[PDB]
RNA sequence: GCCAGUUCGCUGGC
RNA sequence: GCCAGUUCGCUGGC
Numbered sequence: 001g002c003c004a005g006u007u008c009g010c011u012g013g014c
Numbered sequence: 015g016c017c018a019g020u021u022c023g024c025u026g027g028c
Base pairs, nucleotide, nucleotide: 001028002027003026004025005024006023009020010019011018012017013016014015
């Protein structure tokens, strides 16, 4: 640097 | 609550 997941959040839609 | 996106961070890969 790249990928996926993800806490407190935030944005769009429902 | 549901779908999706996302800053700093984190975990795990590369």
The RNA has 28 modelled nucleotides. Keywords: BROMINATED CYTOSINE, MISMATCHED BASE PAIRS, RNA. The PDB entry is titled "CRYSTAL STRUCTURE OF A BROMINATED RNA HELIX WITH FOUR MISMATCHED BASE PAIRS". Sample source: SYNTHESIZED BY THE SOLID-PHASE PHOSPHORAMIDITE METHOD.